Released in 2013, the model rests on electron microscopy data to a resolution of 9.5 A. The RNA (23S ribosomal RNA) from Escherichia coli has 18 modelled nucleotides. The depositors describe the entry as "Structure of a non-translocating SecY protein channel with the 70S ribosome". The work is reported in "Structure of the SecY channel during initiation of protein translocation" (Park et al., Nature, 2013). Among the 6 different proteins in the entry, which are not shown, are 50S ribosomal protein L29, Protein-export membrane protein SecG and Preprotein translocase subunit SecE.
[PDB]
RNA sequence: CGAGGCACUACGGUGCUG
Numbered sequence: 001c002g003a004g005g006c007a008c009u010a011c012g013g014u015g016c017u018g
Base pairs, nucleotide, nucleotide: 004017005016006015007014008013
Other pairs, nucleotide, nucleotide, family: 003018tHS009012tWS
């Protein structure tokens, strides 16, 4: 870094986790 998941959001997106 990370398949994928957990929050809210004006639904533009952002954080949390792995």